[PDB]
Context: one part of a larger RNA, bound to proteins that are not shown
RNA sequence: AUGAGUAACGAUAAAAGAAGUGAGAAUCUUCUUCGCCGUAAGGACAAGGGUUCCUGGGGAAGGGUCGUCCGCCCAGGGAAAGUCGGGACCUAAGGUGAGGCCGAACGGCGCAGCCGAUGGACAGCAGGUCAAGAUUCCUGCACCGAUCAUGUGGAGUGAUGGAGGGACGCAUUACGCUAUCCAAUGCCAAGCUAUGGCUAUGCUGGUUGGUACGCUCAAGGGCGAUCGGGUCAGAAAAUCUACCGGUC
RNA sequence: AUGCCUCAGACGUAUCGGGAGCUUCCUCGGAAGCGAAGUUGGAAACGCGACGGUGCCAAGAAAAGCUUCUAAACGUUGAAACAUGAUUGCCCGUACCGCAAACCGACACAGGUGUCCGAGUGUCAAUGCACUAAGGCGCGCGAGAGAACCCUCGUUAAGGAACUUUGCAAUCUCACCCCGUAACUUCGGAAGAAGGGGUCCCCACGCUUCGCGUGGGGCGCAGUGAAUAGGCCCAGGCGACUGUUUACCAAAAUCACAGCACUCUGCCAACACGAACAGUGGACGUAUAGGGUGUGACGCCUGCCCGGUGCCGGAAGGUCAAGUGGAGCGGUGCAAGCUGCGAAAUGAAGCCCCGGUGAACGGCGACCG
RNA sequence: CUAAGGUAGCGAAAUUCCUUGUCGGGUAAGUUCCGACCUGCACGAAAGGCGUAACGAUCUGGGCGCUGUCUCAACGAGGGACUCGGUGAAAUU
Numbered sequence: 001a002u003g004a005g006u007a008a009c010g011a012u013a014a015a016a017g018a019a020g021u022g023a024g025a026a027u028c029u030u031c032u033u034c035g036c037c038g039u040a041a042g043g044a045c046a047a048g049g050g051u052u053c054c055u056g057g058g059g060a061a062g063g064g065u066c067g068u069c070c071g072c073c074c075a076g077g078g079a080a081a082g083u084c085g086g087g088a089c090c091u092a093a094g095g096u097g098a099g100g101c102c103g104a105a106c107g108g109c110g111c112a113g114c115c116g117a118u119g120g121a122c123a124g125c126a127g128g129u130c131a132a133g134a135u136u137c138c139u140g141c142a143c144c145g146a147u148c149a150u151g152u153g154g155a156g157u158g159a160u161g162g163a164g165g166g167a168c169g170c171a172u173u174a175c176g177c178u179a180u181c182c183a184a185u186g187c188c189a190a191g192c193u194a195u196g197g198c199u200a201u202g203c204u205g206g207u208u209g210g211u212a213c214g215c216u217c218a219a220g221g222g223c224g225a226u227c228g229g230g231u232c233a234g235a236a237a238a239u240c241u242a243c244c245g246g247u248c
Numbered sequence: 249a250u251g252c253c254u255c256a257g258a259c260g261u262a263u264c265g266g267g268a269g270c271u272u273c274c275u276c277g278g279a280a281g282c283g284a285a286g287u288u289g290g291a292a293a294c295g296c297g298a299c300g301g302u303g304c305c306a307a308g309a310a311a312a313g314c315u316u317c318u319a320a321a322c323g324u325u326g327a328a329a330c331a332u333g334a335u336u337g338c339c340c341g342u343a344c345c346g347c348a349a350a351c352c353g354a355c356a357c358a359g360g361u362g363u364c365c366g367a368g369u370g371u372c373a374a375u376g377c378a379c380u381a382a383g384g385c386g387c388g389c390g391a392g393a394g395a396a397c398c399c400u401c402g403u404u405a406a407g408g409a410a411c412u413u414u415g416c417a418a419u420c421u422c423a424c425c426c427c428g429u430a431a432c433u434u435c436g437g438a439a440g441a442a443g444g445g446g447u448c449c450c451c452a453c454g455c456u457u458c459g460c461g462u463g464g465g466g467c468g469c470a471g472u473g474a475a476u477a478g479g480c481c482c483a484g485g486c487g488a489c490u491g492u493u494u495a496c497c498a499a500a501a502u503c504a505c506a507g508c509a510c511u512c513u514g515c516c517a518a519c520a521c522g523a524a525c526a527g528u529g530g531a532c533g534u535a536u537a538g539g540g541u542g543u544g545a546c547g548c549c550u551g552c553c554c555g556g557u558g559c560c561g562g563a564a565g566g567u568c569a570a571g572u573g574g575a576g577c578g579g580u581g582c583a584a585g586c587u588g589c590g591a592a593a594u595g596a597a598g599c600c601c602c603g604g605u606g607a608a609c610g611g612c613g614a615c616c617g
Numbered sequence: 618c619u620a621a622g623g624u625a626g627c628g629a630a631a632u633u634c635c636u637u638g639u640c641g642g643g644u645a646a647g648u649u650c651c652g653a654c655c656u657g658c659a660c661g662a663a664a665g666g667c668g669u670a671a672c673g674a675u676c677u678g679g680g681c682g683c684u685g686u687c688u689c690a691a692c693g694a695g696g697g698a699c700u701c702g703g704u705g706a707a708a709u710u
Stems, first nucleotide, its partner, number of pairs: 001710001008704002015033006034386004042365004048345002052343001053077005062070002082143002084341004089120002094115003100109003125140004144337007152329001156322002161317004169304005175297003180291005186207004191203002208265007216258002220254002224248006233241002269282004305308001351360002367380005389702004397697008406688002410686001415683001424446004432437001434545001448466008467471001479681007486673002491503001507543007519529001521527001546668004551612003556609002558605003562601001565600003571594002577588001579586002626660001627657001638654003642650001
Other pairs, nucleotide, nucleotide, family: 002709cWW003708tHS004707tHS005006cHS005705tHS006706tWH007705tHS009064cHS010355tWW012695cWS013035cSS013385tWS014034tWS014386cSS021025tWH022024tHS022068cWS025068tWS026389tWS027065tWW027066tWS027388tSS036041tWS038040cHS038382tHS040366tWS040382tWH046346tHS047346tHS047348cWW051078tWS051079tWW054131cSS058072cWW059072cWS061072cWS065389tWS066388tWS077132tWS081342tWH090311cSS091117tWH091310cSS093116tHS097112tHS098111tWH099110tHS102524cSS107523tWS108524tWS117119tHS119309cWS120311tWS124141cWS128138cWW129134tWH151330cWW153328tWS155323tHS155324tHS155327tWS156327tSS159318tWH165313tHS166312tHS167311tHH176256tWS178293tWH179292tHS188284cSS191202tWW192194cWS193199tWS194198tWH200202cHS206285tSS218256tHS219255tHS219297tWS221222cWH222252cWW223251cWW230232tHS230242cWW231233cWH267285tHS268283tHS273278cWW276277cSS305307cHS323324cWS325326cHS344350tWS345350cHS346348cWS348361tWH353357tWS377475cSS396698tHS405688tWW405689tWW408684tHS408686tHS409415tHS409417cWW409684tWH411686cSS419682cWS419683cWS421478tHS423447cWW429441tHS430439tHH431438tHS433436tWS434669cHS437670tSS440478tSS442478tWS448473tWS468470tHS471473cWS472477tWW488670tWS488671tWS489505tHS492502cWW506544tHS508607tWS513517cSS515533tWW515534tWS515535tHH517531tHH518530tHS518538tWS520528cWW522524tHS522526tHS543663cSS549662tWS550663cWH553620cSS554555cHS554608tWH561602cWW568597tHS569595tWS573592tHS574590cWS574591tHS575590tHS576589cWW578587cWW581583tHS607663cWH611621tWS623624cHS624662tWH625661tHS629656tWW630632cHS632660tHS641651cWW642651cWW643649cWW644646tHS647649tWS655656tWS662665cSS685689cWS
């Protein structure tokens, strides 16, 4: 090349009219509507992706048509942390692993220790706002560690070791509460009277967040205290823990 | 009982925010400034008060921080502790997409992707269903036509399975309330045995008032008036059961299963991985344990035959390897000697031979043979 | 003849050749299904035998109900099919 200007153009959620822009518009922009989702077809994250975000341009190709448009092309800008998540803390599985144990070689094991978050631990909230960042920036108020100075105090401090504890299941369920939503002739604000009526007792929207204090109200929630003894317990220790005995 | 400690959260005062909108400017539409009240009644979590209460068997991490205590050490006049200012605060991540034209699917792909939030009205309840809020969107070809055929749907005369491999598909059935309900049964069940009635609005009355009950009345063909919600029954076969399986033609009568049996295993256990007297698993388990095998709730039960094969136990005896032993036969040298084979006896496990064992492999009509 | 030759229970069975076995039930008419029988080509006790309430997107037969499955198709709807503008493939040859 033929198949051929054929099949198709990727969910039957649906699209009008006006205004604009431009060389050019069913397709880009604005307005007024109409449909569709609404335990979603909304919102916030973790993965993963990597400038795709924002601004100003562009119209080759990419876009299942168009395209003045875009997640496409060019340029420029944007990302802010003591407190959020990770590190300078911890450990599980697993990975390592001096020494150690084994094997024709390369190598295979393995106590301690190390690595390793999917878990433990840990100090801030409320707002504001660039075109584009926010528990990061600023505004108000707050907390944590480290260091030093000043006063109190003028005596003890407390380990690579001991102990306490961290510390953990499934189902069901009482009580108090908040987030949060509902009502109204509760309060506030703005307005108007529609085609028959209403003339407000109608309609519409809004109806508190943080922090400090307070002798106020308050369910619910967990705690025995202390002397003494035994060495054989925790390698010795211990004023700590365990055990035994006494006392309110 | 008490005793303490504790505040979830409520309240009051103060204060800093925010707040419907109002205002003026507008460079096309946004900038700055101002600011009202915050009531009573109700509902309410999987969140908070907590490490609450009770019950259950399968019996539910570790470690640092943290609190207390000494060892060693330093100080026993300038410690620990407290608040009081000051000073200091590193490294990485942070934009944007993120149930999706931005991640995985070769595409601006009807596929897939973990957690959190996810409003209102109606309907016992709800994340269901319908409609809607905030928010987001109409899925990047379009316009006409209203033929055959094709997909996805609505209604259907009389009939009602006659269709067909088969009622395949599609109807009917459907929510909640009340009445009522079989054989059979392991007494739990079958059972929602699907058979019958109710369902809407107004009024009066009564009650535990999101309503319900009773009486009276009204409306339509019709009142879970639209949406989401079973067709049912009688017999059998197989498996008891919930469960699992061929990612991309098979979901079952397959596999698992509790239960049962045979059998191995005395603990560096049998057994499995492994260059390996390393290591580990069995198991930080110790015959009420572990491995293997087949059977497969439960109930009534499970017979006959071991000749052959396997397996456990088998002093005689038969054969049997290397190896101990080494009589003798031969080679060479003149010889000392050096050498090539080489059997009786003795020599282990094993088979042959004997006994047993079938919830061991098996066998219980190639006309009885 | 070879160690013996089938104890219960079941049997035209997911096992059955002959086969649509013979009766019976159900249907107007039943190679299926159910019940019997038994003559088990080639049931049978943990490859378990025979039962069993309940369970099942299991398999088989039957009934009621309802119905476009059907007699036998009709009308209506939306989405393609057709027509115009735009972009524009494929196997095959």